[PDB]
Context: bound to proteins that are not shown
RNA sequence: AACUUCAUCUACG
DNA sequence: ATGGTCCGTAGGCACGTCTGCTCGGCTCGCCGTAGATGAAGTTGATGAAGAAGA
DNA sequence: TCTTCTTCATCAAC
DNA sequence: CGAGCCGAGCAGACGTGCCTACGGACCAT
Numbered sequence: 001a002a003c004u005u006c007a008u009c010u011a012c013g
Numbered sequence: 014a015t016g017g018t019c020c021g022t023a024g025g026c027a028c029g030t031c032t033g034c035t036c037g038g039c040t041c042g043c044c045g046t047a048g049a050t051g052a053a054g055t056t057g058a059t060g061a062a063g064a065a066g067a
Numbered sequence: 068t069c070t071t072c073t074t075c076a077t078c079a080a081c
Numbered sequence: 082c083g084a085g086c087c088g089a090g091c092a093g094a095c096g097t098g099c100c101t102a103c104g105g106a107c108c109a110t
Stems, first nucleotide, its partner, number of pairs: 004053010014110002018106015035089003040084002054081011067068001
Other pairs, nucleotide, nucleotide, family: 016108cWW033091cWW034090cWW038086cWW039085cWW042082cWW065070cWW066069cWW
C1' cells in the first nucleotide's frame, strides 16, 4: 500500500 | 300602656375555590439479513466573447 | 479599428 | 390505530360566608 449518502422497494428466518 | 326604634339573627344570594368530568395534543408501534434503483436543481443575472459594422 | 449589439455560458439562489 | 397518558377550559356545582328582612326587647314618653 483501498470506494459517499439518502430514500424506496423487493426478498430472507 | 302603647307604640317606636334598634339590634340581633334566620334566610337568601353571591362568590370562591375545588372538584369533577370532557376534550385535545404527543408518543409508541419485533429482531436480524440481503439485494437493486433513483436522486441529490433548475432559473436568472452578469460577464465575456464575438462579429459585423460602420 | 473600435464601438455596439447579440448570444451564450457560467455561477448565485430558491 | 389504539390507547393510554397529562393539561386544561369551562362549567358547574355545592358549600360557605356575609348581607339583609323581620321579630324581640328594652326603654321612654